This is an experimental structure of RNA (25S rRNA, nucleotides 2361 to 2992) from Saccharomyces cerevisiae, with 632 nucleotides shown. The depositors describe the entry as "Yeast RQC complex in state with the RING domain of Ltn1 in the IN position". The reconstruction used 124,605 particles. Tesina et al. published it in Mol.Cell in 2023: "Molecular basis of eIF5A-dependent CAT tailing in eukaryotic ribosome-associated quality control". Keywords: ribosome-associated quality control, NEMF, Listerin, CAT tailing, TRANSLATION. Taxonomically the source falls in Saccharomyces (Eukaryota, Fungi, saccharomyceta, Saccharomycetales). It holds a match to the Rfam family "Eukaryotic large subunit ribosomal RNA". The family is grouped with related families in Rfam's "LSU clan". The literature on the family includes a 2001 paper in Science by Yusupov et al., "Crystal structure of the ribosome at 5.5 A resolution".
Context: one part of a larger RNA, bound to proteins that are not shown
RNA sequence: ACAGCCAAGGGAACGGGCUUGGCAGAAUCAGCGGGGAAAGAAGACCCUGUUGAGCUUGACUCUAGUUUGACAUUGUGAAGAGACAUAGAGGGUGUAGAAUAAGUGGGAGCUUCGGCGCCAGUGAAAUACCACUACCUUUAUAGUUUCUUUACUUAUUCAAUGAAGCGGAGCUGGAAUUCAUUUUCCACGUUCUAGCAUUCAAGGUCCCAUUCGGGGCUGAUCCGGGUUGAAGACAUUGUCAGGUGGGGAGUUUGGCUGGGGCGGCACAUCUGUUAAACGAUAACGCAGAUGUCCUAAGGGGGGCUCAUGGAGAACAGAAAUCUCCAGUAGAACAAAAGGGUAAAAGCCCCCUUGAUUUUGAUUUUCAGUGUGAAUACAAACCAUGAAAGUGUGGCCUAUCGAUCCUUUAGUCCCUCGGAAUUUGAGGCUAGAGGUGCCAGAAAAGUUACCACAGGGAUAACUGGCUUGUGGCAGUCAAGCGUUCAUAGCGACAUUGCUUUUUGAUUCUUCGAUGUCGGCUCUUCCUAUCAUACCGAAGCAGAAUUCGGUAAGCGUUGGAUUGUUCACCCACUAAUAGGGAACGUGAGCUGGGUUUAGACCGUCGUGAGACAGGUUAGUUUUACCCUACUGAU
Numbered sequence: 001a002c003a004g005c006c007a008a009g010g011g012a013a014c015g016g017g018c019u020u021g022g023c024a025g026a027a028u029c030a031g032c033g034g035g036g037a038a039a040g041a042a043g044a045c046c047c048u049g050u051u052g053a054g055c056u057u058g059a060c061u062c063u064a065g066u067u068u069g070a071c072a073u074u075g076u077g078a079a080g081a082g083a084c085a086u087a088g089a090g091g092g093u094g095u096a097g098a099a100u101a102a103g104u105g106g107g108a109g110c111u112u113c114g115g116c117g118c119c120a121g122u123g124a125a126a127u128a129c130c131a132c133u134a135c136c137u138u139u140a141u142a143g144u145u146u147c148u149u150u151a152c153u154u155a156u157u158c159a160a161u162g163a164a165g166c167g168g169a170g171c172u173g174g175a176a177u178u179c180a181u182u183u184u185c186c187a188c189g190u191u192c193u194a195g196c197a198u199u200c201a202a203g204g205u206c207c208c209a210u211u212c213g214g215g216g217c218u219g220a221u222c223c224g225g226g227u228u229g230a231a232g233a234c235a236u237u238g239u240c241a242g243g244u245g246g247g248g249a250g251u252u253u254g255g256c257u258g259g260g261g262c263g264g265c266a267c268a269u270c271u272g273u274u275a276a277a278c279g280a281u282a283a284c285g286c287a288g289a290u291g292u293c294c295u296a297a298g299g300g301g302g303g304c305u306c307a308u309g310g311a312g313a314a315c316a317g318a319a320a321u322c323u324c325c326a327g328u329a330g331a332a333c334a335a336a337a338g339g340g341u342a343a344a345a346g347c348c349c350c351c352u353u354g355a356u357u358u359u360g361a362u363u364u365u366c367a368g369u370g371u372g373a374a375u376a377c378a379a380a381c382c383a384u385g386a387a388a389g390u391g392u393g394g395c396c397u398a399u400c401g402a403u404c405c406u407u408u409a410g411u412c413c414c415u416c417g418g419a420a421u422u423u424g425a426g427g428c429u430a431g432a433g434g435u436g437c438c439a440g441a442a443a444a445g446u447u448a449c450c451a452c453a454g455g456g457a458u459a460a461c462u463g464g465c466u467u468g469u470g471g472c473a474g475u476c477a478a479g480c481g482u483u484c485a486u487a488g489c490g491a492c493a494u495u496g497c498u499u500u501u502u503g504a505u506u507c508u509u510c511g512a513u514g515u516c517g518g519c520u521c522u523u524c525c526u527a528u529c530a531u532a533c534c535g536a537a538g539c540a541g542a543a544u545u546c547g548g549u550a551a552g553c554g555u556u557g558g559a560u561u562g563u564u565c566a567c568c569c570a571c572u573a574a575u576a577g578g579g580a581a582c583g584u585g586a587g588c589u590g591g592g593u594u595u596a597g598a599c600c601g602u603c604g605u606g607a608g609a610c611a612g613g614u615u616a617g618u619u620u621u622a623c624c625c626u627a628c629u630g631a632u
Stems, first nucleotide, its partner, number of pairs: 002016001005022005027632005034626003038621002046455004051451002053447004059251005065244008075152001077150008085141007102133005109116002157230004166224004172187004203218006254267001255265002263284001268290006291438001292334001293394002298352007306330001308326006332341002335399001337397003356380003361375004369439001382391003405433006413427004463507001466503001468502001470498006479489002516591001517589003521583001522580005529554001531552001532549006556570003560566001597615004601610003
Other pairs, nucleotide, nucleotide, family: 001017cWW004036cWS010015tWH013463cSS013464cSS032627cWW033034cHS033622tWS033626cWS036586cWH043045tHS045459cWW046259tSS047458cWS050441tWW056606cSS057059cWH060246tHH064245tHS073236cWW075233tWH092134cWW095125cWW096101tWH096126cWW097126tWS101123tWS107128tHS108117tWS112114tSS119120cSS122126tWH123125tHS153232tWS153233tWH155232tHS155234tWH156235tHS161163cWS171188tHS177183cWW178181tWS201220tHH202219tHS208210tWS245247cHS251443tWS252444cWH253445cWH256284cWH258284tSS264266tHS270336tWS271337tSS274283tHS275282tHH276281tWW288336cSS289398tWS291436tWS293297tWS296353tWW296355tHH300384tSS305344tWH306331cSS307327tHS317319tWS317320cWH329331cHS329342tHS331344tWW340345tWS341344cSS344346tHS354381cWW354391cSS357392cWH360376cWW365371cWW379392tWH385387tHS401435tHS401440tSS402435tWH403434tWH415417tWS435440cWS445607tSS458510tHS459510tWH461509tWH462508cWW465504cWW467469tWS469501cWW477490tWS477491tHS478490tHS480485tHS481487tHS484538tWW485490cWS506507cHS514619tWS520584cWW528530cHS529551tWH530553cWW530573cSS551553cHS554574tSS555576cWH559567cWW561565tHS562591cSS571575tWW572574tHS584587cHS596617tHS604606tHS604607tHS622624cHS
């Protein structure tokens, strides 16, 4: 989707359809909430994705801002310090010690005096005779420079005003002592009172043409046109440079995995085994190991034989050194394990650098790619031994690393493209610096505010397989039971059942099967608590215990807790255990759990975390089909 009656079976482990049965008679009405794993939404939990976003920080990489320096804006003047260049001078007092010991280093002879050192005295440091190096003070240069203080005003900056009283000089008073005439310094119309203050100002003076008035000076001192202060070549501004900078931006925050997380590395490798006698072969199978070590522990040659045991020798014994015998390795060979090795591959001694150069081929892993490791040669040049020979690291199987970039060695070769020389740079061949997540990204968290694409490839229910564990039942009978295995029990052992425990697994469901407990209600099971009828007793009676047929019938009221469970109180004949998608949320409820608010404790630097505690938190739809209850 089509549709609509069940039971079982099998089946993607809970079918309306399939298989086998039960059955099955039109058309219907009101209710109802068992089912349609009913409807509503591409699960919000979990996981995956080389998908996000919010927030945090000692994640990675940056950044606005801010701070500090330089240069410019940026001119004009004086002083005072300091540092270099190279020209030259002098200087060094704890004590002791002949003295003033800056240290060092040489120095035993230097001498100019034939004196000073040396031997010797003291002293950490020893003295002549040489130089050097610091640390000081010290003069000078057409020197080179830096730093600090300090003027100046016109650049720049700040502030005010309707740019009104700036500066200098002069009157007039006061102080002033003048040492000859004034040196200066202060002033230079306003202070009992909530009135008033303006008409180019009255007065004085000179003009005009008087008249109505008008003008000039003074009243109200001149001069400079700098509005007045502050600050000043510093701030400021511009460009670089260092610091700071989750305030902000962008991004990241491995994999495997009996779900993920924690753990571990099964992520690159090695030995033995699993591994099933060629080879190959898995698991988070078992027992272990590697990221080293070695100029000898490599190469060659020579000599010798080891572990152990027995028998001996002063100190000397269990173990010191020496001697003999036995000794197939029972020792050793750098390490893990397994192989291999006896005139050696072991121990000791001698000589060496083949642990060298040049490129090829082959084996393992394998795509017959890379890397690592290894094998046998060729062409040189060596080592060793009398020599045959042996040697291209370690007796063999593990012991390790691409592109880009840097750097080294070689060729001293090629190129720098208009032509040369020299630096510089770039190439070719061979190494090194390293990616262990080991065929090799540059990288912290949180999210309970969360989002998207998906997943039953993958967890948290039920169901299914299993039954360790849980629960229940047997067999045997050493013993307990005064005596006596079995009235009732029953050790050491051993056989089962169940799926009402919890695990294990991941089959179904992630385009959703509503997830605790209680309330309500029906039915089923028996592994029987009570009631019926019986058998047994360590059954005298009473009370009790064990067992049989039995699920017909019943199995309660409360305190505490959200509880299941538990624990008490009490009644009763008894207060048995369980199932039905851990029955039952379109039946209820919402106390708990399990969103977003909030508090505490612990943890965290923080965002935040906590099956830790606490408080508050929307419970949707039936009118369809079936079923059931009633009705035609």